This is an experimental structure of RNA with a sequence from Gloeobacter violaceus, with 16 nucleotides shown. The PDB entry is titled "The structure of the G. violaceus guanidine II riboswitch P2 stem-loop". The entry is indexed under guanidine II riboswitch, stem-loop, tetra loop, dimer, RNA. The work is reported in "The Structure of the Guanidine-II Riboswitch" (Huang et al., Cell Chem Biol, 2017). Taxonomically the source falls in Gloeobacter (Bacteria, Bacillati, Cyanobacteriota, Gloeobacterales). Method: X-ray crystallography, resolution 1.81 angstroms. The entry became public in 2017. The entry also models sodium, magnesium and sulfate ions.

RNA sequence: GCGGGGACGACCCCGC
Numbered sequence: 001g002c003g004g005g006g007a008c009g010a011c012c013c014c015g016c
Base pairs, nucleotide, nucleotide: 001016002015003014004013005012006011
Other pairs, nucleotide, nucleotide, family: 009010tSS
C1' cells in the first nucleotide's frame, strides 16, 4: 500500500 472481515470508522482482526 492493496484485499477480506468486525452494521460504520482516523480503531481492531485476518490475508497478501